[PDB]
Context: bound to proteins that are not shown
RNA sequence: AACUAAUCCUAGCCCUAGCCCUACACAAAUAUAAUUAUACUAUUAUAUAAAUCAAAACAUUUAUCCUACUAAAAGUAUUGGAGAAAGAAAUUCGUA
RNA sequence: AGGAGCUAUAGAACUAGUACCGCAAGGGAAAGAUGAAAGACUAAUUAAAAGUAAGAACAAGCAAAGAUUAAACCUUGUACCUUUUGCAUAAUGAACUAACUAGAAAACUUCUAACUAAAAGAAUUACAGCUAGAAACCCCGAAACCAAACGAGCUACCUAAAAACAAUUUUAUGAAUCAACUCGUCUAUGUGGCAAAAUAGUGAGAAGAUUUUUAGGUAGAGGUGAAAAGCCUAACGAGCUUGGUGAUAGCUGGUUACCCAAAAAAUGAAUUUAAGUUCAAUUUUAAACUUGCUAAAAAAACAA
RNA sequence: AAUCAAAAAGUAAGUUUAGAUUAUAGCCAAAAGAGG
RNA sequence: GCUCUUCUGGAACGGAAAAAACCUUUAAUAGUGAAUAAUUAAC
RNA sequence: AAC
RNA sequence: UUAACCAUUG
RNA sequence: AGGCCUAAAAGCAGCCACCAAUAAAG
RNA sequence: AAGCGUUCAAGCUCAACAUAAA
RNA sequence: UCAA
RNA sequence: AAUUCCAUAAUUUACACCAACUUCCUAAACUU
RNA sequence: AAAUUGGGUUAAUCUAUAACUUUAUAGAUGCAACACUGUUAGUAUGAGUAACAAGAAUUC
RNA sequence: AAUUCUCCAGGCAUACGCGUAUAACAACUCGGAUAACCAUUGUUAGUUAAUCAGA
RNA sequence: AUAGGCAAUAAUCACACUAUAAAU
RNA sequence: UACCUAUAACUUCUCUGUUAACCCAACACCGGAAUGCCUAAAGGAAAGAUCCAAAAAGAUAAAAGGAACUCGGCAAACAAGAACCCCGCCUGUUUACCAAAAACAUCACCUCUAGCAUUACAAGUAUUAGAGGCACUGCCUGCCCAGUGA
RNA sequence: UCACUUGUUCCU
RNA sequence: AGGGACUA
RNA sequence: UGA
RNA sequence: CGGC
RNA sequence: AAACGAGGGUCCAACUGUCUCUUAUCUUUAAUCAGUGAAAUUGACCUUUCAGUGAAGAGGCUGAAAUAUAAUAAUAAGACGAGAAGACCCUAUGGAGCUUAAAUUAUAUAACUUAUCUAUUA
RNA sequence: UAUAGUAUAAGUUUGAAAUUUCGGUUGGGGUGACCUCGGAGAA
RNA sequence: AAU
RNA sequence: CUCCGAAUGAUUAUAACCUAGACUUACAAGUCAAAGUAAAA
RNA sequence: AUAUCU
RNA sequence: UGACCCAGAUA
RNA sequence: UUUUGAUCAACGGACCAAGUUACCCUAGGGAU
RNA sequence: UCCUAUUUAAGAGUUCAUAUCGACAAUUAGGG
RNA sequence: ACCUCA
RNA sequence: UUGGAUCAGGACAUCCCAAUGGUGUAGAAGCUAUUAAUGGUUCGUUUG
RNA sequence: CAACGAUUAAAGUCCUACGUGAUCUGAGUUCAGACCGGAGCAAUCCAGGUCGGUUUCUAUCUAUUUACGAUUUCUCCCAGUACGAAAGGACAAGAGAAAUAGAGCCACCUUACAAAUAAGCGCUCUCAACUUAAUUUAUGAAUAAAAUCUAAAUAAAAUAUAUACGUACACCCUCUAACCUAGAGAAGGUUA
Repeated sequence: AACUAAUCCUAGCCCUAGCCCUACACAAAUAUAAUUAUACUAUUAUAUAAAUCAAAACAUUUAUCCUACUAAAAGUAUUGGAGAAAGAAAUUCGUA
Repeated sequence: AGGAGCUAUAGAACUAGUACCGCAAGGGAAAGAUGAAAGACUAAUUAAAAGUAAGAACAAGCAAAGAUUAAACCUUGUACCUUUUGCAUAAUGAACUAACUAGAAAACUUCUAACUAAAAGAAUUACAGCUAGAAACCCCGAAACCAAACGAGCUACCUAAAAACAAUUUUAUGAAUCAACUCGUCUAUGUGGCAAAAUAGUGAGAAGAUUUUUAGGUAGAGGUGAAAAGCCUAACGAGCUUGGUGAUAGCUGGUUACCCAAAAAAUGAAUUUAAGUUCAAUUUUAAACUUGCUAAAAAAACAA
Repeated sequence: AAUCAAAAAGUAAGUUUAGAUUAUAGCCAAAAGAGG
Repeated sequence: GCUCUUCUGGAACGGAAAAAACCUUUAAUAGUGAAUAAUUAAC
Repeated sequence: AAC
Repeated sequence: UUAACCAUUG
Repeated sequence: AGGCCUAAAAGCAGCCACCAAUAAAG
Repeated sequence: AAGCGUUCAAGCUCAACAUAAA
Repeated sequence: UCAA
Repeated sequence: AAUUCCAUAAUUUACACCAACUUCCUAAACUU
Repeated sequence: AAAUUGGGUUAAUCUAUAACUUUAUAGAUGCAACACUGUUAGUAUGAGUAACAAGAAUUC
Repeated sequence: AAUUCUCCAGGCAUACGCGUAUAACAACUCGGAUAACCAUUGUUAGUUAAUCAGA
Repeated sequence: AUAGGCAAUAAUCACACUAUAAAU
Repeated sequence: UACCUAUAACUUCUCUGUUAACCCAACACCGGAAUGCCUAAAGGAAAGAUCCAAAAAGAUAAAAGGAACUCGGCAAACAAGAACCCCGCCUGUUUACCAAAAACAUCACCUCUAGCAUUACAAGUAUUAGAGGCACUGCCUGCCCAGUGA
Repeated sequence: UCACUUGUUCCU
Repeated sequence: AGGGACUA
Repeated sequence: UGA
Repeated sequence: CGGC
Repeated sequence: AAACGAGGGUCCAACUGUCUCUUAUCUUUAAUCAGUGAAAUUGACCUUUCAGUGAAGAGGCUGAAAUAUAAUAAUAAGACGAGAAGACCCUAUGGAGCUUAAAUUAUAUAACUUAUCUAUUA
Repeated sequence: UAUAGUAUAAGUUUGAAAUUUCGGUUGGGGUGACCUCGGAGAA
Repeated sequence: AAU
Repeated sequence: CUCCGAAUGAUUAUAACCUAGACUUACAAGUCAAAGUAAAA
Repeated sequence: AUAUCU
Repeated sequence: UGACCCAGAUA
Repeated sequence: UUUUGAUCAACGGACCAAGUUACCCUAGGGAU
Repeated sequence: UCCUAUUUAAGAGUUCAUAUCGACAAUUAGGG
Repeated sequence: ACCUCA
Repeated sequence: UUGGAUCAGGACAUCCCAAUGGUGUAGAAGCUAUUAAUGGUUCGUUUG
Repeated sequence: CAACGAUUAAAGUCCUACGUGAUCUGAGUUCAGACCGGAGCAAUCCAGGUCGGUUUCUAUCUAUUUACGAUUUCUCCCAGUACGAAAGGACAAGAGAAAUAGAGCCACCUUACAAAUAAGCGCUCUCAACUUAAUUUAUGAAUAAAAUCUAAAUAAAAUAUAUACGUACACCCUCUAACCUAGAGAAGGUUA
C1' cells in the first nucleotide's frame, strides 16, 4: 500500500427542409357507480374574451395576443388623454 | 436531405405522463455504462473532490509570513464578500465538495476597405459622398389582477331515510343528581411532541334548540352564517388549480480571466419630486488650432 | 480682496468640434460668520 | 451646545498606545547597503 | 514646593 | 518680618 | 469719669470734642 | 487712646519711651 | 509675589 | 465611584544615537 | 478612496486550411463563479448525542 | 403456536372502509425505529350459501 | 306483468290516560 | 306495499359478497371511528440489563403553625359549606388551532312591507307571510289631542 | 249640541 | 281689500 | 290620548 | 321616555 | 327580579407543603452496559483573564498578566447564543378588505315620455 | 280624434352594482395652516 | 449670500 | 429667520413695423437696444 | 420726440 | 403674472 | 386675418377620483 | 430649579461670624 | 398656530 | 419600559457595628466633623 | 405607586443593559372578541374606561462547579455608684445567656422509609494579628522658649482590614473478584 468515490458513450432529443391525410388494427366487454350479454330513467358547445401590463399614478388609449403572400412604396399618408403609442393603401417586384 | 445543434444536472418532463403527491381539476420525478465472446465466473482504469482511515493532542492566540540548524517557542499581522461613507470591533450572506447559474439590439459617432460627383445587384442617399465590414444596452424574487375548470367524504346550513339515551328524584319538564354520549372551563405536562392542537387531571350538558349514522343539495363577482368578517379539505378580509405569465417591482440580493491608463460628484435647476429621473456643471475619448496656469501694476465698481 | 486686470517672469497647458456614461445622500479636523 | 453657509486640508505600510479624518510622506521594483522626517512626554 |  | 519688652489725668 | 441722654458714663453705653504736663502715651 | 475691659471706672494691656535684628 |  | 493598580524601572560619563525605499546608493523605473 | 471612461493581451470549445504526443492563421460561441438565505447531488458538524424496545422460570 | 406463575381490564360480531397485510414453508438483503420472531422477501395455498348478504 | 277504483280515527307494554310538536 | 275490479302468465336456483392483527391521521401514530350483545368464560403485558447522582416530571406521608404564599387560595387539601356586589332574564350559540364571555340567539314586546295561487314564501291567505328592532312583567311620565262662546 | 274669530282656497 | 267656497 |  |  | 351562570369582583368558615422551611419514600427520567439512530445549527478557529479603545459594545485590537495535554458528569454569565410568518416607526406615484356625502359610469330592479307594432275609437 | 297595450330603439328619473384613486411640508396625533412670484432686514 |  | 404686498390698478399723447450687439438662463420663459423705414410733430 | 407711475 | 393640447370668437 | 379662454394657487400645470383598516398584506428602510 | 462638595461672610446664635448655621455672589465644581 | 403625550 | 423570585459582584458619597476631634458636651440623651467598606442591613397590611 | 402597622444595633445611598426572562414570574408596550363614555354620515376611532386572551430551545465554544482561623444583641457585676439641687443616671474592666451565619454530627426528640437509613423541628463546635488613619502623648532642632507629637532626626499608644504566624492536606500507591457509612461512570476504602 484504501475506503467512500471517480472515469465513460449512446439511449434518445433539437431546429430546418420535404410532404396533405386515407394507422381508425384479433374474439369479447364498455357511457350502467364506464369497460357488467337484453327493455326500466331517452339524448344537445358558445351571445363581444378579460385582466395583467405600457402610459413611470389612472379614468379614453396600450404592437403581438385578436394571421391572409414576399421586397419596396414607408415608419410615409393617416390615427391618438394629438400623450404613451398605433399605422395603411394606390403602385411596382417575385419560375426555387 | 441537412447541422462551426445537445450527449445523461445537457437534449423532450420522459427509461414515464409512470412511481409518487392531491377528494378532484391538477402537479410530477429519479436513473444506465465489462468484453469479440459470460456456452470466457461479469470486467478494467484513477497520488486524483469534499468525507474518513493509515497516524488524537502537547504553554501562545484570523493560524500565516519573515525566518531558522530545528515542526512548534522569537518577530510582524483587527477573516471574506456586499454594504454602509471613502470607517468599523457595525450589519447582511456563506457547513463543505462537484456540476449548473446573470449584458442582447446599429439612430448618431469612431475604425478598415471598394468606387467616387457619384455610390448601391430596382424602390435609397448625395453641395465628398455612398456602399460593405467591425464595434451595444443582465439574472433571480412579491403581495396582486383576470378567464376557465375543479372542490360541501372537512366544515357551515339544509333535505330525505334511519338510530341512541341506564339508574335515581321530580313531576309531567329546552326540571334535578349522575353514567354512556356530546362539549372543552381551569391548571400542569408536552412544545420537531403520542398529537401540524395531544396527554393527564379537573370540569359543562346529558329526553333535548340533544347527539349520532347514511345518501342528496347550495360554489368563489359566490355559498353558508343563533355575526366570530366564522366556515367553504391542516394559512379564507375571501378557496384551489391551470392559463394570461418570463405579470410588474423607482425596492432587496447577485452579476464569472489578465494587464496598462485616466477619473469625478454629494454644486445648481425642474419634477405626486425628494430610495427615482432629465438638464446644467464636472469627467472622459478622439480631432482641429492658439494661447493657457500662476502672478498681475497702476484705476477702476463698494473698500484699506 | 473676492471681480477686473497692459507689460513681464516661472512654467505647459488652454479654447473649439464630435461621441459618452456615471454621478446628484458624504466623513472628520481647522478658520470666519449666521441662527440659536 | 447643537444646527445651517462659505474657505483650507486629509484617507500610511511611520509617529501619536489601539487610532479612515491629526503630524511625517512625489509613484512601485529586487538588494544581509546609507543619510534622514514626524516621533506622550515633562523637570 | 517657589519669600 | 515680632524679637520681648511697657502702658503717666482733669 | 473728656463731655452729653440713659444716676454719671473713664481710651472707651450712645453722640460730639478728638483731649493732660511731661525724656515719653492716642 | 488700638483690641478690649467696664452698669460706667473693674482695667487683661497695642503703639510710644526705653532695647537687639528684620 | 510668582514660574511643574 | 462602582470586575483588578496597571509596562518595567530610573535623579548626572561630556550635546548625540535610533527611525518611514521620504531621498541617495547597484540594477531598474519616470511619480497618488 | 472608486462609480464610471479609453486601450493592450488571454483560458476553453467548435468550423475552414494546416499541423500530428497536442500546435499555427483565420471564422465563430450556451466562451471562464471563493459568495444570489442560488438549483441538483454528494458528504460532514451537532453526535454515536436526543430518542426508540421484549413480565418471570422451566421440560420452551 | 409448550407448561406454570405474577399482574392488567372493552371484548366478540356486523356496517363502512381497506384489498391479500390471511395460512404454510423457505429465506435473513430491504421493511419493524433493536433483538427473538416475523407484520419483510420469494414460493405455494385460501373465502364453498334457495335460509346470512346483494341485484 | 298491465290498467282502473279507494282511504278521517298515531306512537308510547296501548287498556285506562290525557296531551301537542299532530306523527306509515 | 294494503284491500278490491278486470287482463296476462300456468312449476323456478343462476349470478355476486364471504380471508386477516385490517380503516382515516406521511409511520406498527397515547388521536379519530356507527350499531348489537355482553363485562371477563373474551382480550391483554407497565420492566432490553444494571444502577440508584444532580436538575426535571408524577404519586404518597408531615412535628408546630394554618394563606403569614401569591398579581390572585393558582395548585393542593382529613375541605367541597354561607353570604354579597356587577353584568346578562333563563336552557341554548361562537372566534376547528391563544378569546365560551358581559357578545349572539331566545320566548314577550314593538315598528315597517304585502290583498295574493300551480317550483321558494305555499299547495299558505293579514289571528298569514316577510324584513328588522328590542329583556319581560308591573309603574311612571313627553309629544300630539283649533280657539272662544258652548 | 250651537255662533264668531281663525285656518285653507279661489274670484277680484 | 272687497267678495264667494270649505272647515262637526 | 303618548317616544 | 324612563325606574325595577 | 325571583331563578339561573365553568361570567367578572368580594367576604367569612373549614382546609391544607401555598408558605415559615423544607424533608423522606416509590415510579419516570437520568447515569453505566448492549442494539438502533435524528434535529435546528455551522465563514474559518491553534476558540483565555484584567484595564484601555470603541457605536451602551472585544476570545481575536493596545498594554500588562496567566498558561503541560485530552476526556466524563454538572451550571447557564457570555458568544448583541439559535429558532417562528412576533412587536414598533417610516417608505413605495406597491396591494387588498370595508364605508360613503370621492370621481367616473350603471338596457340590476323600478318608473314614466316619444317613437315602432297591434287593437279599437272618433 | 281617442284612450289602451308593446319580442325594439331613444330619452329622463331611481341606484343593485362595477372600475379607479387616496399630492407635499410640517418630535407623532386634533384643528388649522402653509406650497408661485415681487419688495424691505438679517448681510 | 443657507433658515 | 424677521416684515409688506400681487394674481393689478387707475391715468393717458395711444406707444408701428423691422434689425446690429448684448443681459439673464439647465431647458422653458424673461430683459435692454443703435441703425433703417413708417406714422405723427 | 413720450406711454407714464406704482 | 400659467406652458402644451384642446375648445372658441370674429375676417 | 385678428384674437380670447384657469385661486390649472399642489402656481413646470394628471381632462375628470374621498374616507377607513386593531382583519390586514407584500417589497424594503430604521430603531428594538 | 434642585441638591452636593469647596471659597467668601453681611447677618443669626442675649454677649460672641464660622458650637450649630447663614444673604449677594465665587468653583475650569459633581448630580438630578 | 387652539390642544397634546408615552 | 418596570415590579417580584433566585443568586448576588462592586463603589463609599457610612445606615448599624468599631477608633476619634469639637460643643451653647455636668451625667444621660443629642449635634457636627474626621477615619474606616468590616459583616450585617426584618416581617406584614392596603396597595398601584 | 405609595399608604400605614409591629419590630430592630440598623432596617444605608448607589453602580452592574428592570445586574440577572437559553433560571422563573406579574404588569406594560398591545393587537384578533366584547361592552359602556366621547366622537364621525358610515366604515371606524380615542395615547379615555373595563372583562377575556399560546414563545420554544437536546449547551457546540468560553467561563464556572472540593478547606479554614465569628458577627451582633440583651442580662448580671462595677452600681442606683462617678456625676448631679433634684429629676435622673454612666465608661473601661469582668462573668453569663441567646439570635444569626459558617462547619459538622444522630445518644435523645420529631418526621419519614409501615428496613439496618436520611432529615430538622434535634445536638455540638467556632480563635490568633507581625503589619495603620483619623486622632492623642513623650523627647527635641531649625527658632535665645523653663517652646514645638516630627512631609526634622526620634519613642510610644491607637478602627476596620490582612496571612506574616498557625491548623487541614502530606503516603506513589496491590487489585481476578466480592463488599463498602466511597461513588453518575471512573476514582477511593476494606479482604484471620
Molecule: 16S rRNA (1432-MER)
Organism: Mus musculus